Primary citation: Anderson et al., Biorxiv (2023), "An alphacoronavirus polymerase structure reveals conserved co-factor functions". Solved structure of RNA, 41 nucleotides shown.

[PDB]
Context: bound to proteins that are not shown
C1' cells in the first nucleotide's frame, strides 16, 4: 500500500415485545 | 404496584466466510 455491491455465520451493548413471580 | 426472571425481534460495533 489492499476496490463497487449481494448474501450468510459468531460474539458484545442498547431498546422494544411476549410469558412467569 | 409497580419491580425482578426466560424467550423473540430491531438497531449499533467487532470479527469471519461465499458470489460477480
Nucleotide at each position: 500500500a489492499a476496490a463497487a455491491a449481494u448474501c450468510u455465520g459468531u460474539g458484545a451493548u442498547u431498546u422494544u415485545a411476549a410469558u412467569a413471580g | 404496584a409497580g419491580c425482578u426472571a426466560u424467550u423473540a425481534a430491531a438497531a449499533u460495533c467487532a470479527c469471519a466466510g461465499a458470489u460477480u

Ions in the entry include zinc.
It comes from the structure "Porcine epidemic diarrhea virus complete core polymerase complex".
The structure was determined by electron microscopy at 3.4 angstrom resolution and released in 2023.
The entry is indexed under Coronavirus, nsp12, RNA polymerase, PEDV, REPLICATION, TRANSFERASE-RNA complex.